[PDB]
Context: bound to proteins that are not shown
RNA sequence: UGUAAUCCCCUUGGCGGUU
DNA sequence: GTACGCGCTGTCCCCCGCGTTTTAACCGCCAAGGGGATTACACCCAAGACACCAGGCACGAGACAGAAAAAAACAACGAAAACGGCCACCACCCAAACACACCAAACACAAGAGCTAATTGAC
DNA sequence: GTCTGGCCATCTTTGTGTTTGGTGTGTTTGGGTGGTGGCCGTTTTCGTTGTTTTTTTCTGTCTCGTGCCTGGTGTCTTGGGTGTAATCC
DNA sequence: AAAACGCGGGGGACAGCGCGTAC
Repeated sequence: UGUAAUCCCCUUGGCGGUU
C1' cells in the first nucleotide's frame, strides 16, 4: 500500500478391464 | 296321497390360456442428443430533393496602344427675333349686406360579407 | 390528392338613408388696381466661315475575367428495414 | 427373449333337490 480466485449437466450408446 | 322318480336348476371342481416379472459384481473412456418455429410490433438508417461556398478551366470580350480621319473649339463679324421696360386703360376680383338652399351629424333602419369549416370543378 | 373558386353557418358593426336645421354659398352692387396691350429699345441668340489641333475612331493583340461545371457541406422529409417482442402448435 | 408361476376364465363335470310321477 495495491491486494488475487473457488465451480459443473443429464440421458442414451458403444467399447473395453477383473472375475 | 304315499311311494317313488324324473328332469331341473343348481352346485362346486377342474383344465386352459393369458399376464407379469426378472435374468452376477465392480470399473474405465468416448460420442451424440437435449422444442422451435410462425408470428406481432417500435422505430432506426438510407435515401431523395433543396440551396450554397469554393475551386478550376476556358474562351471571349474588353483594355491598351497606334496611325488616321474627324469635328469641336476658338475667334471673328452680321442680322435681327424677342426680352425687358413703360405708359394707359378697363374688366376683374375683393368687400358689404341680405338670403335661402345644400351639407353636416345622429342614429334609424337594413344588411356587406369576414372569420370560420369542406370542398364543384379540371387534372 | 393539387389549386383556384362559389359558398356556408355565425359575427360584427358597418352602410345607405331620413331627418332637423343652420351656416355657408349665392345674388346684388360698388371700388380700386392688376393685368392686358401696345410701342420702343437694344442685348443676345442664331448663323456662318476659316484655321488649328485635340479628340474620336478603327483595329489589332493579348490576357484576365466572367460564366459554366464540379465536390462537399447542412437541412427537412419519405421510405424500407429490422430487432425487439412473443405465443402458438 | 427367454422361463417361470399365478390368476382369471370358462367350462366341465357331478351330486342333490325339488317338482312331478305312479298308482